[PDB]
RNA backbone atom coordinates (compact mmCIF):
# COMPACT_ATOMS: atom_id res chain seq x y z
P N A 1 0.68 4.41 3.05
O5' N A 1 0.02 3.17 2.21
C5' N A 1 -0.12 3.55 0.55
C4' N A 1 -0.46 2.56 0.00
C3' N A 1 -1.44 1.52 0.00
O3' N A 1 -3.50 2.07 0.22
C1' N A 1 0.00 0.00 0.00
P N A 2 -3.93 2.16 1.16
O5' N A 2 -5.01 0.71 1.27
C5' N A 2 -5.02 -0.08 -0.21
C4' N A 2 -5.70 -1.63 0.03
C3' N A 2 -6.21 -1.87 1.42
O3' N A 2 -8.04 -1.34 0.93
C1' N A 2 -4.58 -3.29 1.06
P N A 3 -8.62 -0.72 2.18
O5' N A 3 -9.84 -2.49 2.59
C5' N A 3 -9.94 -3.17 1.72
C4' N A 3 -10.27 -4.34 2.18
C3' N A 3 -10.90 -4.10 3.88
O3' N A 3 -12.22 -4.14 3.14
C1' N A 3 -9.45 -5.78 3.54
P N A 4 -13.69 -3.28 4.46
O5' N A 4 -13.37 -4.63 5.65
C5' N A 4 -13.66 -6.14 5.57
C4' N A 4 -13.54 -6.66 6.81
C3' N A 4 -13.28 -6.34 7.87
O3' N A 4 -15.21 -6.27 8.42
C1' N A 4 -11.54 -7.07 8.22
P N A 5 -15.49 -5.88 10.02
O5' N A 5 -14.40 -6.81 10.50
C5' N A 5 -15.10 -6.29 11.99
C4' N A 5 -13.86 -7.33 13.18
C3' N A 5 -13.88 -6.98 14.62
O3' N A 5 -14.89 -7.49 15.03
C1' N A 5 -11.54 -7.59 13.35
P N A 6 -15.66 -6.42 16.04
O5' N A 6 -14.68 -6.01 17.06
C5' N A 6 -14.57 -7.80 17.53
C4' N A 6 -13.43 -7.23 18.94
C3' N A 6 -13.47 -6.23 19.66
O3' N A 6 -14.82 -6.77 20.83
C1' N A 6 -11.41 -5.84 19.34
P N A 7 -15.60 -5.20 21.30
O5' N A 7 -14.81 -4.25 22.61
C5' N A 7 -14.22 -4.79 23.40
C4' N A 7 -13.75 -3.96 23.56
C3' N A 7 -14.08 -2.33 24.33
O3' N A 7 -14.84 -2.17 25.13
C1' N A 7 -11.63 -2.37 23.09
P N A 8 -15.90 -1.48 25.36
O5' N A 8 -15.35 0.30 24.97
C5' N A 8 -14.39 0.28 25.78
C4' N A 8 -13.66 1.99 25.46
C3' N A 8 -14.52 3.13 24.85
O3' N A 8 -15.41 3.53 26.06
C1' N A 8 -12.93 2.48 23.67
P N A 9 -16.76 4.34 25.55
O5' N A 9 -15.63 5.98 24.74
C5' N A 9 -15.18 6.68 25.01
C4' N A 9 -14.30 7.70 24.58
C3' N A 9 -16.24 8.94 23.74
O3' N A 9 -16.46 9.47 24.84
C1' N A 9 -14.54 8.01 22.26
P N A 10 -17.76 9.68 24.67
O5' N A 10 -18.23 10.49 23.36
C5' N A 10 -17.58 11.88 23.49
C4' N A 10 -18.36 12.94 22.17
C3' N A 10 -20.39 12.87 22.73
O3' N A 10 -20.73 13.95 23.72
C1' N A 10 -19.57 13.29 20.54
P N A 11 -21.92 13.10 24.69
O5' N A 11 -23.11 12.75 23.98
C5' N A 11 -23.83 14.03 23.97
C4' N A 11 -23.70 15.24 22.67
C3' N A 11 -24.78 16.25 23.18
O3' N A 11 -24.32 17.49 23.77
C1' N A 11 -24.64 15.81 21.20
P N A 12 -24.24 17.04 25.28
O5' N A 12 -25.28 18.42 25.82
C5' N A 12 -25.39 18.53 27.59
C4' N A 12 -26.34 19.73 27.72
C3' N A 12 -27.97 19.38 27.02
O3' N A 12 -28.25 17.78 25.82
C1' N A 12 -27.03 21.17 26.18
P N A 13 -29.30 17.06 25.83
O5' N A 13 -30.21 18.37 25.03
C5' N A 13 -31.35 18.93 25.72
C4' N A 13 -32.09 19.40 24.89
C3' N A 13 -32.42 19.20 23.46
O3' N A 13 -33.81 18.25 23.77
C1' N A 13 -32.03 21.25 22.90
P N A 14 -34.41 16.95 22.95
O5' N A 14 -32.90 15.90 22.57
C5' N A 14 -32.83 14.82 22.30
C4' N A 14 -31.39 14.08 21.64
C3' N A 14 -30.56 14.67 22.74
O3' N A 14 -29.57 13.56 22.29
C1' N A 14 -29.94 15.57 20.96
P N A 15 -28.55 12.19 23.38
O5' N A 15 -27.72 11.96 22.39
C5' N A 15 -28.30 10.98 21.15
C4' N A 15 -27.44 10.29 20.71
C3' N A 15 -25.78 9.52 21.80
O3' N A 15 -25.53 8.10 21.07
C1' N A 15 -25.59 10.34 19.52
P N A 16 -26.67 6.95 21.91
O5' N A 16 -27.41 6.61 20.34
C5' N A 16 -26.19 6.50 19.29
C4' N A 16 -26.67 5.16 18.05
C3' N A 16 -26.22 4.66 16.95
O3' N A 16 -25.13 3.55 17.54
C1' N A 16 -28.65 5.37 16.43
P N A 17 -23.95 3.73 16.90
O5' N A 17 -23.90 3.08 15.16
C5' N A 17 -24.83 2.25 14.86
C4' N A 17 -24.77 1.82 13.40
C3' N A 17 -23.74 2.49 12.64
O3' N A 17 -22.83 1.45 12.40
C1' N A 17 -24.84 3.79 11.59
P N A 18 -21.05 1.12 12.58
O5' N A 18 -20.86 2.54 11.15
C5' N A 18 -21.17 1.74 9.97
C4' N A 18 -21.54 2.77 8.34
C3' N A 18 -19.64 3.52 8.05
O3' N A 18 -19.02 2.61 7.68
C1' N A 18 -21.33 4.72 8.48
P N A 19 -16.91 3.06 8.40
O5' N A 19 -16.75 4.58 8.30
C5' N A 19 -16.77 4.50 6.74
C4' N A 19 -16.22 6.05 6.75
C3' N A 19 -15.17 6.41 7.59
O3' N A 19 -13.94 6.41 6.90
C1' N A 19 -16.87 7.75 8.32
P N A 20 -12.73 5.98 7.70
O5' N A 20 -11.92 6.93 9.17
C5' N A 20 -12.12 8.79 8.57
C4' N A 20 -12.29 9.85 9.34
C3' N A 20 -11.58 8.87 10.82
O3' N A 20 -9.61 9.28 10.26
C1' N A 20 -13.26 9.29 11.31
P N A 21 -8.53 8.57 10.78
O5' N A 21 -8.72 8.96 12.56
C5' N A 21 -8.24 10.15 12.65
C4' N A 21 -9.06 10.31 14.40
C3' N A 21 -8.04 9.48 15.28
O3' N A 21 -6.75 10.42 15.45
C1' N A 21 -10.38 9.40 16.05
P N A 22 -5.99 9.24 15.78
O5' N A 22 -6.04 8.77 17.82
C5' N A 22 -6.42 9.59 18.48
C4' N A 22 -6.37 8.99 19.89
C3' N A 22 -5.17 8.19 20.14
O3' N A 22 -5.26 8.14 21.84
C1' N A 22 -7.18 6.47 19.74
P N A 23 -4.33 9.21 22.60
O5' N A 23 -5.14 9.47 23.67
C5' N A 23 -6.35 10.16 23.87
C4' N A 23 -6.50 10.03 25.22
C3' N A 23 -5.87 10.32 26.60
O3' N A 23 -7.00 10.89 27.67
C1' N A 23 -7.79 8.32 25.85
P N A 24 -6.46 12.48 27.84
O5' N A 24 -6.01 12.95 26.47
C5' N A 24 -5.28 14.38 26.73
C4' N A 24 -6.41 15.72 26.15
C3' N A 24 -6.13 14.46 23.98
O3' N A 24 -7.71 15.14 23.76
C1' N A 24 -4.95 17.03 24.94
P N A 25 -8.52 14.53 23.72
O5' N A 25 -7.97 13.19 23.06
C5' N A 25 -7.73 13.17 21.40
C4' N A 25 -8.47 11.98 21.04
C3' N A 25 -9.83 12.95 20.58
O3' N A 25 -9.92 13.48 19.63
C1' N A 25 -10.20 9.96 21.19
P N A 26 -10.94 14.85 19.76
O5' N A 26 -11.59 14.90 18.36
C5' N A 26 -11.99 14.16 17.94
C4' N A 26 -13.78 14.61 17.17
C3' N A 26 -14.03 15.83 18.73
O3' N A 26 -15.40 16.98 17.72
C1' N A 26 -15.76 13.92 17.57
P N A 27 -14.42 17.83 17.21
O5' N A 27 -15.06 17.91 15.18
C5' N A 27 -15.91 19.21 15.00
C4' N A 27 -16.60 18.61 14.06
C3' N A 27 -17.66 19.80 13.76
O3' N A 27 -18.62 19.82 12.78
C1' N A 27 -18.74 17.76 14.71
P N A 28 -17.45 19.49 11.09
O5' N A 28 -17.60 18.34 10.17
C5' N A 28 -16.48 17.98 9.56
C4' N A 28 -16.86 16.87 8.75
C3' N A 28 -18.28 16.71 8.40
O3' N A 28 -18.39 17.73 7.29
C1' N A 28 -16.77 14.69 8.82
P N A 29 -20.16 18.19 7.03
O5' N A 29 -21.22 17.03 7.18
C5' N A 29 -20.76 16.00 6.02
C4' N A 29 -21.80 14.86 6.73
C3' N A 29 -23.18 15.08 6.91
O3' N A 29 -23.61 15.65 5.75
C1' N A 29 -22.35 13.47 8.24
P N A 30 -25.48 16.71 6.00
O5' N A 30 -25.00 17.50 7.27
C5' N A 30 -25.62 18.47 7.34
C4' N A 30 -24.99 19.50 8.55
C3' N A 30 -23.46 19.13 8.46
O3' N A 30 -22.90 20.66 8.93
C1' N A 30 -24.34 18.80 10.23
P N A 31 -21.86 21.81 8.12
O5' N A 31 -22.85 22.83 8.10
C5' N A 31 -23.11 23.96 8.77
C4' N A 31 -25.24 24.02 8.39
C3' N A 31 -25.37 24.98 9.66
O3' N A 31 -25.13 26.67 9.35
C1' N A 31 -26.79 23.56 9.58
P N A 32 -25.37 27.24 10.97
O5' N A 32 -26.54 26.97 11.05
C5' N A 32 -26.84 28.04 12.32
C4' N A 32 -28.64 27.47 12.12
C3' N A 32 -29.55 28.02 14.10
O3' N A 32 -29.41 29.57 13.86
C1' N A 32 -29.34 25.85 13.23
P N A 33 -28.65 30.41 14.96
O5' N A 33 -29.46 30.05 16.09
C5' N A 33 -31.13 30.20 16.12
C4' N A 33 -31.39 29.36 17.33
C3' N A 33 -30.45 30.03 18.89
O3' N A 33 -31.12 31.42 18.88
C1' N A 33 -30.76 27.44 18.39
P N A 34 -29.74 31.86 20.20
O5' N A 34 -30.03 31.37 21.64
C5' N A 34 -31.59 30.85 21.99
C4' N A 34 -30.52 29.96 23.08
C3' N A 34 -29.76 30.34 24.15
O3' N A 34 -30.03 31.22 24.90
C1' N A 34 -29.09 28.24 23.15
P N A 35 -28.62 32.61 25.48
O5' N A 35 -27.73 31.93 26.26
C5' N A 35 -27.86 30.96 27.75
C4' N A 35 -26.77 30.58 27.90
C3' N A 35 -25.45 31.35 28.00
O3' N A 35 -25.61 31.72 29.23
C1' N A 35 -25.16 29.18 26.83
RNA sequence: GGAACCGGUGCGCAUAACCACCUCAGUGCGAGCAA